[PDB]
C1' cells in the first nucleotide's frame, strides 16, 4: 500500500498482495 482481523469509527498490533 490496498484487501482482511478487531473496533461504533479509529489509532496501534496479526496476515496476505
Nucleotide at each position: 500500500g490496498g484487501g482482511g482481523a478487531u473496533u461504533u469509527a479509529a489509532a496501534a498490533u496479526c496476515c496476505c498482495c
Molecule: ASL Leu
Organism: Escherichia coli